[PDB]
RNA sequence: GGCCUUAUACAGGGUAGCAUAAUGGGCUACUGACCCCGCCUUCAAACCUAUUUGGAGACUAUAAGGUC
Ligand code: 5GP
Numbered sequence: 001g002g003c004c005u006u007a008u009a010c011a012g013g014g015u016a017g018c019a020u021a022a023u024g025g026g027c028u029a030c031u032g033a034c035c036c037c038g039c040c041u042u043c044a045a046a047c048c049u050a051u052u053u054g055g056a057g058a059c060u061a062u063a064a065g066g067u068c
Base pairs, nucleotide, nucleotide: 001068002067003066004065005064006063007062008061009060010038013031014030015029016028017027018026024048025047032039040057041056042055043054044053045052046051
Other pairs, nucleotide, nucleotide, family: 011032tWS012013cHS012031cWW019050tWS021024cSS022048tWS036060cWS
C1' cells in the first nucleotide's frame, strides 16, 4: 500500500443571501467538535407564498478487526 467487513460523523440538517420555478421544490456562504474529499442514488410518508421526515445504500475520513 490493496482488498473485505463493522463502527462512527451527515442530513445538504441549521441560518443567511439569491433565485419564482411544478418536466419544479434550485445555488451560494456560513454552520454542521478536531477547517480532508464531499454532502450523491433510491425507496416511502406527509407537504408545497422554492420540503420536512423515515428506510436502504454511495462517497470521503477516522478508528477496529479480517486478509495479503
Ligand atoms: P472523522 O471521521 O472524524 O475524520 O470526520 C469525518 C468528517 O467528515 C465529519 O466530521 C464530517 O465533517 C464529514 N462527514 C460527516 N459525514 C460524512 C459523510 O457521510 N461523508 C463524507 N464524505 N463526509 C462526512
The depositors describe the entry as "Crystal structure of the 2'- Deoxyguanosine riboswitch bound to guanosine-5'-monophosphate". Solved structure of RNA, 68 nucleotides shown. Keywords: three-way junction, riboswitch, 2'-deoxy guanosine, RNA. Rfam match: 2dG-I riboswitch aptamer (M. florum). Ions in the entry include sulfate. The structure was determined by X-ray crystallography at 2.5 angstroms resolution and released in 2011. Sample source: in vitro transcribed RNA. The model includes bound GUANOSINE-5'-MONOPHOSPHATE (5GP). The 2011 paper behind the entry is "Structural principles of nucleoside selectivity in a 2'-deoxyguanosine riboswitch".